Record summary
Solved structure of RNA (P-site fMet-Phe-tRNA(Phe)) from Escherichia coli, 76 nucleotides shown. The 2021 paper behind the entry is "Structural mechanism of GTPase-powered ribosome-tRNA movement". Among the 52 different proteins in the entry, which are not shown, are 30S ribosomal protein S16, 50S ribosomal protein L9 and 50S ribosomal protein L28. Entry title: Structure of the 70S ribosome with tRNAs in the classical pre-translocation state and apramycin (C). The entry also models magnesium, zinc and sodium ions. The reconstruction used 537,761 particles. It was solved by cryo-EM to 2.35 angstrom. It holds a match to the Rfam family "tRNA". Gene Ontology term of the family: triplet codon-amino acid adaptor activity. It is annotated as a transfer RNA. Rfam describes the family as follows. Transfer RNA (tRNA) molecules are approximately 80 nucleotides in length. Their secondary structure includes four short double-helical elements and three loops (D, anti-codon, and T loops).
RNA sequence: GCCCGGAUAGCUCAGUCGGUAGAGCAGGGGAUUGAAAAUCCCCGUGUCCUCGGUUCGAUUCCGAGUCCGGGCACCA
Numbered sequence: 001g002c003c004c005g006g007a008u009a010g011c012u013c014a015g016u017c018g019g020u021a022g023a024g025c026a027g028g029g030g031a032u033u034g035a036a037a038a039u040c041c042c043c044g045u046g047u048c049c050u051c052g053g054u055u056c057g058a059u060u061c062c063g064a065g066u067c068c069g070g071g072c073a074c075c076a
Stems, first nucleotide, its partner, number of pairs: 001072007010025004019056001027043004049065005
Other pairs, nucleotide, nucleotide, family: 008014tWH008021tWS009010cHS009011cHS009023tHH010045cWH014021tWS015048tWW016059tWW016060tSS018019cHS018055tWS018057tWS022046tWH026044cWW033035tHS054058tWH055057tHS
């Protein structure tokens, strides 16, 4: 320099037959306890990294940008 892969809830990650976003942890309540811890139950995320484009409709298809990580890259 090039080519690939990822960006999704407060955090870490699943997931998209283009028509729906989920899990765990965190947090807040409830149950329990003298009070806690741990358990068990319930609750809420997210405008799916930004913009443009195709589509009736894009988080998910394409392009660009920011990264993040990986691989390949005088010569005799």